[PDB]
RNA sequence: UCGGGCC
RNA sequence: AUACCCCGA
Numbered sequence: 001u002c003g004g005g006c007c
Numbered sequence: 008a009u010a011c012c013c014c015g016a
Base pairs, nucleotide, nucleotide: 002015003014004013005012
Other pairs, nucleotide, nucleotide, family: 007008tHS
C1' cells in the first nucleotide's frame, strides 16, 4: 500500500 | 473524505 474500523 | 494509521491478509 489492499479491505475494514478511524474518519 | 472511503485516505494516514491500525488489524487482517